[PDB]
């Protein structure tokens, strides 16, 4: 100075999960 | 159930800098 397979971590993604929260057509969420 | 935005997890993929490793060339 060349290619390529793993480990740490940070990222936002694409699904979800759960505590709080919002005004709202709120028939009884 | 119709919807917006805050802490707490769980799954799947993406780029980057180490931690390397093998392996061109010598």
């Nucleotide at each position: 100075u060349a290619g390529c397979a793993g480990c740490a971590c940070a990222u936002a993604a694409u699904g979800g999960u759960u505590u709080g929260u919002g005004g709202a057509u709120g028939u009884u969420g | 159930g119709g919807u917006g935005c805050a802490g707490g997890c769980c799954a799947u993929a993406c780029u980057g800098u180490g931690c390397u490793g093998c392996c061109u060339c010598a």
59-nt precursor of miR-15a: 55 nucleotides with solved positions. The reconstruction used 154,665 particles. The work is reported in "Structural and functional basis of mammalian microRNA biogenesis by Dicer" (Zapletal et al., Mol.Cell, 2022). Keywords: endoribonuclease, dsRNA, complex, gene silencing, post-transcriptional, catalytic complex, cytoplasm, RNA BINDING PROTEIN. The entry also contains Endoribonuclease Dicer, not shown here. Sample source: from Mus musculus. It was solved by electron microscopy to 4.19 angstroms.